[PDB]
Context: one part of a larger RNA
RNA sequence: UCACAUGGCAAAUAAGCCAAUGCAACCGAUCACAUCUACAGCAAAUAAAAUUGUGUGGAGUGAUCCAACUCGUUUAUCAACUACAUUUUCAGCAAGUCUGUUACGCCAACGUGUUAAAGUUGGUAUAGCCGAACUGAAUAAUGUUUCAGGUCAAUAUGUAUCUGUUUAUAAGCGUCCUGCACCUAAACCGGAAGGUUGUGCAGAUGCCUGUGUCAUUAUGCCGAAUGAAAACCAAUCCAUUCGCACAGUGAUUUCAGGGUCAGCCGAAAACUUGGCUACCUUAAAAGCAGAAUGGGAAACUCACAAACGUAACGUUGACACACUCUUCGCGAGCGGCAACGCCGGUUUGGGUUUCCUUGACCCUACUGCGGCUAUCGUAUCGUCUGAUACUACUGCUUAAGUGGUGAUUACUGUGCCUAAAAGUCAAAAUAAACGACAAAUAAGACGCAGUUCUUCCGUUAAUUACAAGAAUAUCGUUAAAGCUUGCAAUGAUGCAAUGCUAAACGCUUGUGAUCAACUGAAGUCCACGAGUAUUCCUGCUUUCCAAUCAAACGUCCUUUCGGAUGUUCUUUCCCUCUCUGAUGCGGCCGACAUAACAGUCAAGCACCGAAUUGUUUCUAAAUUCGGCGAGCCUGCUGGGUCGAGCCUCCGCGACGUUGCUUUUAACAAUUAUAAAUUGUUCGAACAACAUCUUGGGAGCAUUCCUCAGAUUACUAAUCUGUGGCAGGAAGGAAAAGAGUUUUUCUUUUUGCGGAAAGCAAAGGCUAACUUGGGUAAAUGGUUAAAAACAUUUAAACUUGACUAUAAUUCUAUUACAGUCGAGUUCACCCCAGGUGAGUCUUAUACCUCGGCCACUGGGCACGUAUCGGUGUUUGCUAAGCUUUCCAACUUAGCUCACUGGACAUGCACUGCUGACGUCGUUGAUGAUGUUUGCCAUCUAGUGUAUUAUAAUCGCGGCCUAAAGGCUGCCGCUAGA
Numbered sequence: 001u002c003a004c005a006u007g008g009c010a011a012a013u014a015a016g017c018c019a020a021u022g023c024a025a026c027c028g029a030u031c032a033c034a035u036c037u038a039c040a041g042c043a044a045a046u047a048a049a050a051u052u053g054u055g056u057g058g059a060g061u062g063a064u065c066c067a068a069c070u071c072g073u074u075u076a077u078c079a080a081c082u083a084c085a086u087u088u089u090c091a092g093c094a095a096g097u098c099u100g101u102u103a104c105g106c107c108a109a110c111g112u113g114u115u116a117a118a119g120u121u122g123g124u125a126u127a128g129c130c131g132a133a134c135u136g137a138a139u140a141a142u143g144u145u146u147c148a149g150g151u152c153a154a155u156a157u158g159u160a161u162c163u164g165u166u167u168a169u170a171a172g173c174g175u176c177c178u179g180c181a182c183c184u185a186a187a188c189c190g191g192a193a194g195g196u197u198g199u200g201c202a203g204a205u206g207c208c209u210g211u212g213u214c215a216u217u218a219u220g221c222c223g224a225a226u227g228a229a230a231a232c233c234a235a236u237c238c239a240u241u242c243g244c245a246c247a248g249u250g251a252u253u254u255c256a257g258g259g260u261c262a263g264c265c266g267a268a269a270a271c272u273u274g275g276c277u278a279c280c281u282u283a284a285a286a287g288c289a290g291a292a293u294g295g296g297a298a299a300c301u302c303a304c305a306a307a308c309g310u311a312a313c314g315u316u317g318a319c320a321c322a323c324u325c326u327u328c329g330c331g332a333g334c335g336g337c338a339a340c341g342c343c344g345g346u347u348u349g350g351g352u353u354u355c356c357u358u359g360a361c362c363c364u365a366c367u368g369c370g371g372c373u374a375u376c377g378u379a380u381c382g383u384c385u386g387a388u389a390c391u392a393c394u395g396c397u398u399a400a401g402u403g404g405u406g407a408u409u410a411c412u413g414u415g416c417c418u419a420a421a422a423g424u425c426a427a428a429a430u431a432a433a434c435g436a437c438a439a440a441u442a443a444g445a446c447g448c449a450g451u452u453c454u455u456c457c458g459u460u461a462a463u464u465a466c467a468a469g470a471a472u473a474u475c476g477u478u479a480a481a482g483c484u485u486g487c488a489a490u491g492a493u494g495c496a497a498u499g500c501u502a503a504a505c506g507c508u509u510g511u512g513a514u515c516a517a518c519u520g521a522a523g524u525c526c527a528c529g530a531g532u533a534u535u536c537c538u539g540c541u542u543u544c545c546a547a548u549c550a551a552a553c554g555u556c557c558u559u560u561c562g563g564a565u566g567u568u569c570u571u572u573c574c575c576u577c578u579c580u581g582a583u584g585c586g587g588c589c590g591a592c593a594u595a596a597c598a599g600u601c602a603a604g605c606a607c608c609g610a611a612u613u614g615u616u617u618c619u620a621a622a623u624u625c626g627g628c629g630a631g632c633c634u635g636c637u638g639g640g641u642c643g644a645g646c647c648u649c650c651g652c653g654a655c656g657u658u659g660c661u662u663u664u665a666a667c668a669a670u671u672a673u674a675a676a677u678u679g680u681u682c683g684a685a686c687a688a689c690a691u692c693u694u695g696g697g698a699g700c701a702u703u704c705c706u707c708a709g710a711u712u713a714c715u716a717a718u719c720u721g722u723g724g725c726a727g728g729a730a731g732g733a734a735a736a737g738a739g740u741u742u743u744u745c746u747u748u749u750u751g752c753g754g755a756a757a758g759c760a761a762a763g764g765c766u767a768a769c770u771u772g773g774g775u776a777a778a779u780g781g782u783u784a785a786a787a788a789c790a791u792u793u794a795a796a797c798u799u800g801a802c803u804a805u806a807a808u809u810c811u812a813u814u815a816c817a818g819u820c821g822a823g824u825u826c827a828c829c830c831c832a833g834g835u836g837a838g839u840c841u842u843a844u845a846c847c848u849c850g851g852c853c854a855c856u857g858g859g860c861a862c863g864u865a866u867c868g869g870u871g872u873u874u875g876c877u878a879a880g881c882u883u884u885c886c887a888a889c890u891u892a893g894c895u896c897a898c899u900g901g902a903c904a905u906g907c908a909c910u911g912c913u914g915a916c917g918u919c920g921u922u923g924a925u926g927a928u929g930u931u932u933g934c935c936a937u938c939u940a941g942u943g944u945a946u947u948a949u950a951a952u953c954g955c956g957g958c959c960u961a962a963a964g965g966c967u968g969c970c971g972c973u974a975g976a
Base pairs, nucleotide, nucleotide: 004022005021006020007018008017009016028065029064030063031062032061033060035059036058037057038056039055040054042053043052044051046050076408077407078406079405084143085142086141087140088138089137090136091135092134099131100129102127103126105124106123107122108121109120110119149362150361151360152359153358154357161291162290163289164288165287166286169283170282171281173206174205175204176203178202179201180200181199182198186197187196188195189194207258208257209256210255213251214250215249216248217247219245220244221243223242224241225240226239227238229236259279260278266273267272295356296355297354298353299352300351301350302349303348308344309343313341314340315339316338317337321335323333324332325331363404364403365402366401367400368398370397371396372395375392377390378389379388380387381386410451411450412449413448414447415446417444418443423437424436425435453523454522455521456520458518459517460516462514463513464512465511466510467509468508469507475506476505477504481501482500483499484497485496486495487494539759540758541757542756543755544754545753549751550750551749552748553566554565555564556563557562567730568729570728571727572726577699578698579696580695581694582693584650586647587646588645590642591641592640597638598637599636601635602634604632605631607627608626609625610624611623612622653692656689658688661685662684665681666680667679668678669677670676671675704724707721708720709719710718711717712716731745732744733743734742735741736740761842762841763840764839765838766837768835769834770833771832772831773830774829775794776793777792778791779790780789795825796824797823798822799821800820801819802818803817805815806814807813857910858909859907860906861905863903864902866901867900868899869898870897871896875894876893877892878891879890880889911934912933915931916929917928918927919926937976938975939974940973941972942971943970954969955968956967957966958965959964
Other pairs, nucleotide, nucleotide, family: 003013cHS007019tHS011014tHS011015cWS013016cWH018020cWH024029tWS025527tWS025533tSS026534tWS027067tWS044045cHS045046cSS046047tWS047049tHS080148cWS083144cWW085139tWH097133cWS098133cWS100130cWW101128cWH104126cWS112118cWS139142cWH145147tWS156160tWS157160tWS157162cWW159358tWS172280cWS174207tSS175205cWW175258tSS184198tWS190193tHS211253tWH211254tWH213252cWW218246cWW228237cWW230232tHS233235tHS262264tWS266274tWW268269tHS269270tHS285286cHS292293cHS294298tWH304305cWH306347cWS307345cWH310313tHS310342cWS312342cWW318336cWS319321cHS322334cWW323334cWW327329cHS368399tHS369398tWS373394cWW374393cWW376391cWW380388cWW398399cHS416445cWW420441tWH421440tHH422423cHS426434cWW427433tWS431432cHS441443tHS442445tHH453525tWS457519cWW461515cWW471507tWS473506tWW491494cHS493494cHS527531tWS527532tWS538539tHS546547cHS546752cWW548746tWS559561cWS561562cHS571739cWS574726cWW575699cWS575700cWW576724cHS584654tSS585654tHS596639cWW603633cWW606628cWW613620tHS615617cWS615621cWH629631cHS642644tHS643645cHS643646tHS651654cSS657688cWW657689cWS659687cWS660686cWW663683cWW669674tWH673675cWS696705cSS699724tSS700724tSS704723tHH705723cWH706722cWW713716tWS747751tWH760761cHS767836cWW772787tSS774788cHS786831cSS804816cWW825826cHS825827cHS850857tWH852854tHS857911tSS864903cWW865902tHS885887tHS887888cHS914915cHS914932cWW916930cWW918928cWW925926cHS934936cHS945953tHS946952tWW946953tHS947948tHS947952cWW
């Protein structure tokens, strides 16, 4: 560059304009700018340490806009009613419909006893008004608009007037004699009545009450006497009288009790009691009934003063119209009317019962949804008064809100007027009183200002971050409060004294920021609670991981990590160097030994003793054992030299081999020619294939590889001494390797990183929020419970169908009701999961964490290695019935629960041991106070401190008197 943008406008977005707005909720966002920080690929004099050129993130600065800030929603209540209902009239709708009245022309139908009266229905056309056709106006009539309510005044009963009545005038206080009534639900006594245990009402004195007394009456009692029963009192019952006891009413005191200073005339032990004199002030009529108050309302009663229903009851008249007797009638009754007396209501008047307190005031405007009477314009459809979509008007209702006003009410501050206790003490508090220290004081009344709330501006008092300078310390600020032990064995705490404990605060400056209190303006308050929204924000602890990052022998200096040191291991041509070795890898088989090596291996010979044997003297002159003996002979078994004889990988610089090709020679073989061919072997050549000086690499500490001396005595072995140095490395460990690589250690030590989980942990219940299901209730069913298995009833809405009535003619319209089929819960309520929360309990923490841990003295409980036995199912281990086939069930047990056993834990805890005098008994013992009796240590080691103290040296005693030693008790550690 489009139309600066959205949406709309005429319109074709070809077109411009415009109502309206143009950087967002949390919370910042967007754009631009210079330097620094730190990093990064490349390059740079570099040293990729760090920096520059380039880029990144942040800081800082500038410009715009949104937001609590703000327009507006809004700060306690009240201000009530100011009309209704029942009726009438008028007006528009309405030149219209409605049903009924009469008449109404025609038509149609149902008809009437031989006879007269005496009927009905449908439609049309109507004429008459009616309640109505529906709204407005007119109270034009009545009841309440101080009723519904409040406020302001009257103590209660017509704006308090009196009377009578109850609390014995009331409260601030003490002290105590009774009377009446009822049988409270239950019980007791009494032939029954009746009475009692019990309940209700009124109570008394400035002190009262009780034991005796006084006046009254009753009861009982022994004795006596009188009248009657019953001759006689022998005697007895009843009634009467005397005498005594007791009991129901008021007071007193010899005395006691109850409240008081108890001055103690009586008891009394010298303690106490009753008063002989006594206590104490203030004050709203609090309630009820009557007159009040037929003034009004309701009801009852009386006289019946006006009417109605009056055959409603009975009578009379009447019986018109017509059913019957006798018959549409006459007489009469009845069907049908009026009067009469009564009754019932209205009500006149009187009497009786019940209820009913008065005066005054209580506003206003605005925003305005909806509806109603009703007109109105525009455009469409449309034959007809017509409907359709939007506009305006009439007042009212007016849902709701707003505003003012006034009163009341709530709060804060404040002014004035009305003035409440007690902490401290002098008073030592003792020992009572006084006084002081605290303008305590809304606790009350009246004014003033602001508030049922925020936002923005100055004074007062504080907090915090950064930077600089340090005095960046364990000192400074507090008349602390005091306490502690003694002498005082006795504080106006007087002194001394182990001596000790606090106590809170704390630099200066600059840059900033923040809070609280008091002050003036705006909004009469916030996304303030509430309701929408999301970014930033791991605090601690626990657990699990790594690009397995870098450094590690040690010491010093110092490091944008090096230098110096010693040390360690390892290394290099090691190496002034010092020595040792390089034709064998041999074997087989034989030969070689008086002084050749070793077992001096063995035996024989040969010299004696002993024994045996009869010739240790018949027959042995034989035999056995021991010691000799290296003097002689014979040798045996293990090592040495030569292999001439041979073999072994073989070689003769132990290797130069091994695999193609080819010349030649020899040998053997088939038959045409021992000749061609074939095969084998050797030698040679070509051409592939494989390697040279090697080590011990010994030692540079070592009786080391050494060298030398001394000794055993094969240049052969054992004792001494003596030479035997320069350059690489410096995480550990393990492996490989031509000096490098791999693995582990991964926090092995340090300096770095990532992830997850817990912060009522857990269960039970409860209020709220949220999500889902369920309509609610009842009945039957498995499960320890709840969101739907079956049926019934009930509530609301939506849809379709059926039944029933009427209207100014029409299978078309309108208005009033019921029933059923199907679907869903507006609302109420129920359940479940999560959320932040509340309660209980367990566990940790928390003081203990059994009296100790040195001992669970025992009990309790859960927990548990768990083990046996049962209740044992959904399903299952193997088997099995009913035997072709296991393809359909069960059985012994298994989940879980219970039971018994065992182990462990903590403790709310508790015990273990029984005798004295006993008590009534029980058979033994059930109880009473009692005291005694427990698991509860020993051993080994260690021990302060201060210091110059005879100053000790945890505490205390012994010896020696020193630079002390011994021992008893206690403290701290280990074993028993």
The RNA from Bacteria abnormis has 976 modelled nucleotides. It was solved by cryo-EM to 3.11 A. It comes from the structure "Acinetobacter phage AP205". Keywords: Acinetobacter, SsRNA phage virus, VIRUS, VIRUS-RNA complex.